[PDB]
RNA sequence: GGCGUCACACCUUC
RNA sequence: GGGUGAAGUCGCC
Numbered sequence: 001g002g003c004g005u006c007a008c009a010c011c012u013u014c
Numbered sequence: 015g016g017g018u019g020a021a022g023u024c025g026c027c
Stems, first nucleotide, its partner, number of pairs: 001027004006022001008019004
C1' cells in the first nucleotide's frame, strides 16, 4: 500500500 | 431474506 471478515447504525423483499 | 453506508475492530500477503 492492497485484500477478506466482523461489529455499529439505518432501511427493509424482514 | 438480505443489502447499503464513511471511518474503525480482528485476520492474511